An RNA structure (The excited state of HIV-1 transactivation response element (31-MER)) with a sequence from Human immunodeficiency virus 1, in which 31 nucleotides are resolved. The work is reported in "An RNA excited conformational state at atomic resolution" (Geng et al., Nat Commun, 2023). The structure was determined by solution NMR and released in 2023. It comes from the structure "The FARFAR-MD-NMR ensemble of an HIV-1 TAR excited state".
[PDB]
């Protein structure tokens, strides 16, 4: 740099309100 992925700080976006991905604080894989 930039992918993937996240308890948790902080703000949004979609949604058939059953769920879901993207960004950020900082943290871990991997070139």
């Nucleotide at each position: 740099g930039g992918c993937a992925g996240a308890u948790c700080u902080g703000a949004g976006c979609c949604u058939u309100c059953g769920g879901g991905a993207g960004c950020u604080c900082u943290c871990u894989g991997c070139c």